An RNA structure, in which 30 nucleotides are resolved. The structure was determined by solution-state NMR and released in 2005. The entry is indexed under DIS, HIV-1, RNA. The entry is an ensemble of 11 models. Primary citation: Baba et al., J.Biochem.(Tokyo) (2005), "Solution RNA structures of the HIV-1 dimerization initiation site in the kissing-loop and extended-duplex dimers". Entry title: Solution RNA structure of stem-bulge-stem region of the HIV-1 dimerization initiation site.

RNA sequence: CGGCAAGAGGCGACCC
RNA sequence: GGGUCGGCUUGCUG
Numbered sequence: 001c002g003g004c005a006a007g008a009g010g011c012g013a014c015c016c
Numbered sequence: 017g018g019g020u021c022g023g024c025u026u027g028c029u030g
Stems, first nucleotide, its partner, number of pairs: 002029006011022006
């Protein structure tokens, strides 16, 4: 980077 | 604040 999953910010968008 | 989606980080695969 292309696709598919998982962690951490909460930084942005969106919803609550 | 929490959830979801992007954006990062990590893992798998190409």